An RNA structure with a sequence from Escherichia coli, together with DNA, in which 65 nucleotides are resolved. Keywords: RNA polymerase, cryo-EM structure, elemental pause, Escherichia coli, TRANSCRIPTION, TRANSFERASE-DNA-RNA complex, transcriptional regulation, transcriptional pausing. The sample was in a buffer at pH 8. Primary citation: Kang et al., Proc.Natl.Acad.Sci.USA (2023), "An ensemble of interconverting conformations of the elemental paused transcription complex creates regulatory options". It comes from the structure "Cryo-EM structure of pre-consensus elemental paused elongation complex".
Context: bound to proteins that are not shown
RNA sequence: GGCAUAGUUG
DNA sequence: TCTGAATTTACGGGCGCAACTATGCCGGACG
DNA sequence: CGTCCG
DNA sequence: TTCGCCCGTAAATTCAGA
Numbered sequence: 001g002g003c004a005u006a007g008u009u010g
Numbered sequence: 011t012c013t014g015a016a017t018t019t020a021c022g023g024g025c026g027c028a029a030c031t032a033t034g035c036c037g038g039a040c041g
Numbered sequence: 042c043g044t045c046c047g
Numbered sequence: 048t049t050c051g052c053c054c055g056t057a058a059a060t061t062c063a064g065a
Base pairs, nucleotide, nucleotide: 002035003034004033005032006031007030008029009028010027011065012064013063014062015061016060017059018058019057020056021055022054023053024052025051037046038045039044040043041042
C1' cells in the first nucleotide's frame, strides 16, 4: 500500500 | 452443377453488495 | 551476498 | 493445465433446389 490466496460476518 | 436458407457449431460476454482477519510477494538465476 | 535479463 | 450454466452472434455446414 498493491495483488493473490485462505478463513469469517450480514 | 452454382446458390440461397436454415441449421449447427465455435466463441465471447455475463454471473450481488458491504465489511474484517491472516500470510506471501513483487524473480529465480550469474559474478 | 551484489547484480540482472526470460 | 482441461473439468459450470446460459445466451447472443458470427462463421462453417448442410439442405434443397432449378